[PDB]
C1' cells in the first nucleotide's frame, strides 16, 4: 500500500437526532486584619471540512482532509 481511532473553547476531553458539557486558562465578584486557599459568576466553539440524511444531525451517513496507532509469504 491497504486497517483502526479521532478531530468539539485557548489548553484539553465529554456528549452523540432536539444543549453545547467540565475542568484549566480567564478576568470579575466574594472572603478575611491581610495573605493564602476556597466559593460563586461572566465570557469562550465554520463541532476538521463538503454533500446526502431528516421537521430538525456535532452526533447517522458517504466523499475528502489531517493526524495518530498495525502492516508484508520460508522456499
Nucleotide at each position: 500500500a491497504g486497517c483502526a481511532g479521532a478531530g468539539u473553547g485557548g489548553c484539553g476531553c465529554a456528549g452523540c437526532g432536539g444543549a453545547a458539557g467540565c475542568g484549566u486558562g480567564c478576568u470579575g465578584g466574594g472572603c478575611c486584619c491581610u495573605c493564602a486557599a476556597c466559593c460563586c459568576a461572566g465570557a469562550g466553539g465554520u463541532c476538521g471540512a463538503u454533500g446526502g440524511a431528516u421537521c430538525g444531525a456535532a452526533a447517522c451517513c458517504a466523499u475528502c482532509c489531517u493526524c495518530u496507532g498495525c502492516u508484508a509469504c520460508c522456499a
The RNA (tRNA) from Giardia lamblia ATCC 50803 has 75 modelled nucleotides. It holds a match to the Rfam family "tRNA". Rfam's curators write: Transfer RNA (tRNA) molecules are approximately 80 nucleotides in length. Their secondary structure includes four short double-helical elements and three loops (D, anti-codon, and T loops). Further hydrogen bonds mediate the characteristic L-shaped molecular structure. tRNAs have two regions of fundamental functional importance: the anti-codon, which is responsible for specific mRNA codon recognition, and the 3' end, to which the tRNAs corresponding amino acid is attached (by aminoacyl-tRNA synthetases). tRNAs cope with the degeneracy of the genetic code in two manners: having more than one tRNA (with a specific anti-codon) for a particular amino acid; and 'wobble' base-pairing, i.e. permitting non-standard base-pairing at the 3rd anti-codon position. It comes from the structure "Giardia Ribosome in PRE-T Hybrid State (D2)". Method: electron microscopy, resolution 3.25 A. The entry became public in 2023.